[PDB]
Solved structure of RNA (Mango II variant), 36 nucleotides shown.
RNA sequence: GCGUACGAAGGUGAGGAGAGGCGAGGAAGAGUACGC
Ligand code: VLR
Numbered sequence: 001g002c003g004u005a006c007g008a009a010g011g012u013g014a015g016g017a018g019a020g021g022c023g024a025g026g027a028a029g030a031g032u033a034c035g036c
Base pairs, nucleotide, nucleotide: 001036002035003034004033005032006031
C1' cells in the first nucleotide's frame, strides 16, 4: 500500500496544489485486529 472485520469516523489525493474549508467537517484524516 491492498483486502477484510468492528467503529459514526475518507483519499500523500479513490474528486479539488484548493474551480470548497491554511480546516465552514475528518491534523496523511479516531482507532484496533487479521491476511497479503
Ligand atoms: C493539497 C494537499 C494535498 C494534495 C493536493 C493538494 O495531495 C495531492 C492542498 C492544496 C492547497 C491547499 C490545501 C491542500 C489546504 C489543505 C489543508 N489540509 C489540512 C489542513 S489545511 C488543516 C488540518 C488538516 C489538514 C489538507 C491536507 O492535505 N490534509 C492531510 C492531513 O492533514 C495534513 C497534516 O497537517 C495539516 C496541519 O494543518 C488548505 C489551503 N490550500 C490553498
The entry is indexed under RNA, aptamer, fluorescence, turn-on, fluorogenic, fluorophore, G-quartet, G-quadruplex. The 2024 paper behind the entry is "Symmetry breaking of fluorophore binding to a G-quadruplex generates an RNA aptamer with picomolar KD". Entry title: Structure of Mango II variant aptamer bound to T01-6A-B. The structure was determined by X-ray diffraction at 2.2 angstrom resolution and released in 2024. Crystallisation conditions: Magnesium chloride hexahydrate, MOPS, Tacsimate, hexamine cobalt (III) chloride, and 1-propanol.